[PDB]
RNA sequence: GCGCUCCUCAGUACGAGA
RNA sequence: GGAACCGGAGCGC
Repeated sequence: GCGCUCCUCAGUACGAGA
Repeated sequence: GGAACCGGAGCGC
RNA backbone atom coordinates (compact mmCIF):
# COMPACT_ATOMS: atom_id res chain seq x y z
O5' G A 1 -0.69 2.94 2.33
C5' G A 1 -0.70 3.39 0.98
C4' G A 1 -0.68 2.24 0.00
C3' G A 1 -1.92 1.36 0.00
O3' G A 1 -2.95 1.95 -0.78
C1' G A 1 0.00 0.00 0.00
P C A 2 -4.48 1.79 -0.34
O5' C A 2 -4.90 0.37 -0.91
C5' C A 2 -5.04 0.14 -2.30
C4' C A 2 -5.26 -1.33 -2.56
C3' C A 2 -6.43 -1.98 -1.85
O3' C A 2 -7.68 -1.69 -2.45
C1' C A 2 -4.56 -3.34 -1.57
P G A 3 -8.94 -1.34 -1.51
O5' G A 3 -9.48 -2.79 -1.09
C5' G A 3 -9.68 -3.80 -2.08
C4' G A 3 -9.90 -5.15 -1.43
C3' G A 3 -10.80 -5.23 -0.21
O3' G A 3 -12.19 -5.17 -0.52
C1' G A 3 -8.87 -6.49 0.20
P C A 4 -13.21 -4.48 0.53
O5' C A 4 -13.33 -5.57 1.69
C5' C A 4 -14.18 -6.71 1.55
C4' C A 4 -13.94 -7.68 2.68
C3' C A 4 -14.38 -7.23 4.07
O3' C A 4 -15.79 -7.28 4.30
C1' C A 4 -12.20 -8.06 4.23
P U A 5 -16.48 -6.26 5.35
O5' U A 5 -15.95 -6.74 6.78
C5' U A 5 -16.25 -8.04 7.26
C4' U A 5 -15.65 -8.25 8.62
C3' U A 5 -15.98 -7.22 9.68
O3' U A 5 -17.27 -7.42 10.24
C1' U A 5 -13.67 -7.60 9.72
P C A 6 -18.17 -6.15 10.67
O5' C A 6 -17.56 -5.70 12.06
C5' C A 6 -17.58 -6.56 13.18
C4' C A 6 -16.60 -6.10 14.21
C3' C A 6 -16.74 -4.67 14.68
O3' C A 6 -17.85 -4.49 15.53
C1' C A 6 -14.47 -5.12 14.33
P C A 7 -18.56 -3.05 15.62
O5' C A 7 -17.53 -2.21 16.50
C5' C A 7 -17.25 -2.57 17.85
C4' C A 7 -16.17 -1.68 18.41
C3' C A 7 -16.46 -0.19 18.45
O3' C A 7 -17.23 0.19 19.58
C1' C A 7 -14.35 -0.54 17.47
P U A 8 -18.45 1.23 19.41
O5' U A 8 -17.75 2.64 19.18
C5' U A 8 -16.69 3.09 20.02
C4' U A 8 -15.89 4.16 19.31
C3' U A 8 -16.66 5.33 18.71
O3' U A 8 -16.85 6.36 19.68
C1' U A 8 -15.06 4.53 17.15
P C A 9 -18.17 7.27 19.64
O5' C A 9 -18.04 8.14 18.32
C5' C A 9 -16.92 9.00 18.11
C4' C A 9 -16.94 9.55 16.71
C3' C A 9 -18.30 10.02 16.22
O3' C A 9 -18.52 11.37 16.63
C1' C A 9 -17.31 8.64 14.58
P A A 10 -20.03 11.94 16.75
O5' A A 10 -20.92 10.75 17.33
C5' A A 10 -21.99 11.05 18.23
C4' A A 10 -22.93 9.87 18.38
C3' A A 10 -22.31 8.65 19.06
O3' A A 10 -23.32 7.86 19.70
C1' A A 10 -22.78 8.12 16.82
P G A 11 -23.61 8.03 21.28
O5' G A 11 -25.19 7.98 21.40
C5' G A 11 -25.99 7.14 20.55
C4' G A 11 -26.39 7.90 19.31
C3' G A 11 -27.60 8.81 19.48
O3' G A 11 -27.52 9.80 18.46
C1' G A 11 -28.18 7.02 18.07
P U A 12 -28.52 11.04 18.46
O5' U A 12 -27.77 12.20 17.68
C5' U A 12 -26.77 12.96 18.32
C4' U A 12 -25.61 13.19 17.38
C3' U A 12 -25.98 13.76 16.03
O3' U A 12 -26.11 15.17 16.15
C1' U A 12 -24.43 12.00 15.75
P A A 13 -27.52 15.88 15.82
O5' A A 13 -27.23 16.62 14.45
C5' A A 13 -25.93 17.09 14.13
C4' A A 13 -25.58 16.74 12.71
C3' A A 13 -26.69 16.85 11.67
O3' A A 13 -26.96 18.20 11.32
C1' A A 13 -25.42 14.91 11.26
P C A 14 -28.49 18.73 11.23
O5' C A 14 -29.13 17.89 10.03
C5' C A 14 -28.43 17.68 8.80
C4' C A 14 -28.96 16.45 8.09
C3' C A 14 -30.47 16.25 8.04
O3' C A 14 -31.09 17.04 7.03
C1' C A 14 -29.46 14.20 8.62
P G A 15 -32.57 17.62 7.26
O5' G A 15 -33.45 16.35 7.63
C5' G A 15 -33.96 15.48 6.62
C4' G A 15 -34.54 14.23 7.23
C3' G A 15 -35.98 14.30 7.72
O3' G A 15 -36.90 14.30 6.64
C1' G A 15 -34.65 12.86 9.09
P A A 16 -38.34 15.01 6.81
O5' A A 16 -39.22 13.94 7.59
C5' A A 16 -39.63 12.72 6.96
C4' A A 16 -40.32 11.82 7.97
C3' A A 16 -41.71 12.25 8.42
O3' A A 16 -42.58 11.12 8.52
C1' A A 16 -40.25 12.08 10.29
P G A 17 -43.41 10.64 7.23
O5' G A 17 -42.63 9.34 6.72
C5' G A 17 -41.21 9.24 6.82
C4' G A 17 -40.81 8.10 7.74
C3' G A 17 -40.51 6.78 7.03
O3' G A 17 -39.92 5.80 7.91
C1' G A 17 -42.45 6.49 8.23
P A A 18 -38.68 6.17 8.88
O5' A A 18 -39.24 5.95 10.36
C5' A A 18 -38.84 6.81 11.44
C4' A A 18 -39.03 6.14 12.80
C3' A A 18 -39.08 4.63 12.93
O3' A A 18 -37.92 4.24 13.64
C1' A A 18 -40.84 5.68 14.21
O5' G B 1 -34.14 2.75 14.03
C5' G B 1 -35.15 3.73 13.73
C4' G B 1 -35.37 3.90 12.25
C3' G B 1 -34.10 4.06 11.42
O3' G B 1 -33.84 2.84 10.76
C1' G B 1 -35.44 5.99 11.21
P G B 2 -32.43 2.11 10.98
O5' G B 2 -31.36 3.22 10.60
C5' G B 2 -31.33 3.80 9.30
C4' G B 2 -30.39 4.97 9.28
C3' G B 2 -29.12 4.79 10.10
O3' G B 2 -28.13 4.04 9.41
C1' G B 2 -30.10 6.85 10.66
P A B 3 -26.95 3.33 10.24
O5' A B 3 -25.88 4.49 10.46
C5' A B 3 -24.62 4.46 9.81
C4' A B 3 -24.75 4.97 8.40
C3' A B 3 -23.45 5.45 7.78
O3' A B 3 -22.75 4.35 7.19
C1' A B 3 -25.05 7.15 7.58
P A B 4 -21.28 3.98 7.72
O5' A B 4 -20.30 4.81 6.78
C5' A B 4 -20.72 5.29 5.50
C4' A B 4 -20.05 6.61 5.18
C3' A B 4 -18.62 6.79 5.66
O3' A B 4 -17.72 6.23 4.70
C1' A B 4 -19.88 8.72 6.18
P C B 5 -16.20 5.93 5.12
O5' C B 5 -15.57 7.37 5.35
C5' C B 5 -15.19 8.19 4.25
C4' C B 5 -14.87 9.59 4.71
C3' C B 5 -13.65 9.74 5.60
O3' C B 5 -12.45 9.67 4.86
C1' C B 5 -15.40 11.07 6.46
P C B 6 -11.25 8.76 5.39
O5' C B 6 -10.80 9.48 6.73
C5' C B 6 -10.25 10.79 6.70
C4' C B 6 -10.13 11.34 8.10
C3' C B 6 -9.42 10.49 9.14
O3' C B 6 -8.01 10.44 9.02
C1' C B 6 -11.36 11.38 10.10
P G B 7 -7.24 9.06 9.34
O5' G B 7 -7.52 8.80 10.89
C5' G B 7 -7.32 9.84 11.86
C4' G B 7 -7.76 9.39 13.24
C3' G B 7 -7.38 7.99 13.68
O3' G B 7 -6.05 7.92 14.14
C1' G B 7 -9.64 8.30 14.15
P G B 8 -5.12 6.71 13.67
O5' G B 8 -5.58 5.49 14.59
C5' G B 8 -5.13 5.35 15.93
C4' G B 8 -5.80 4.18 16.61
C3' G B 8 -5.40 2.78 16.16
O3' G B 8 -4.14 2.37 16.65
C1' G B 8 -7.74 2.87 16.41
P A B 9 -3.29 1.27 15.84
O5' A B 9 -4.19 -0.05 15.92
C5' A B 9 -3.72 -1.21 16.59
C4' A B 9 -4.85 -2.18 16.84
C3' A B 9 -4.87 -3.42 15.97
O3' A B 9 -3.95 -4.39 16.44
C1' A B 9 -7.04 -2.52 16.05
P G B 10 -3.05 -5.21 15.40
O5' G B 10 -3.99 -6.41 14.94
C5' G B 10 -4.78 -7.12 15.90
C4' G B 10 -5.77 -8.02 15.21
C3' G B 10 -5.27 -8.76 13.99
O3' G B 10 -4.51 -9.89 14.36
C1' G B 10 -7.36 -7.84 13.49
P C B 11 -3.47 -10.51 13.31
O5' C B 11 -4.41 -11.02 12.13
C5' C B 11 -5.25 -12.16 12.30
C4' C B 11 -5.98 -12.49 11.01
C3' C B 11 -5.14 -12.60 9.75
O3' C B 11 -4.45 -13.82 9.63
C1' C B 11 -6.98 -11.23 9.30
P G B 12 -3.03 -13.85 8.87
O5' G B 12 -3.41 -13.67 7.33
C5' G B 12 -4.23 -14.63 6.67
C4' G B 12 -4.64 -14.11 5.31
C3' G B 12 -3.51 -13.72 4.37
O3' G B 12 -2.90 -14.84 3.75
C1' G B 12 -5.12 -12.03 4.34
P C B 13 -1.33 -14.78 3.40
O5' C B 13 -1.22 -13.69 2.23
C5' C B 13 -1.69 -13.99 0.92
C4' C B 13 -1.72 -12.74 0.08
C3' C B 13 -0.39 -12.08 -0.25
O3' C B 13 0.32 -12.68 -1.34
C1' C B 13 -1.98 -10.42 0.28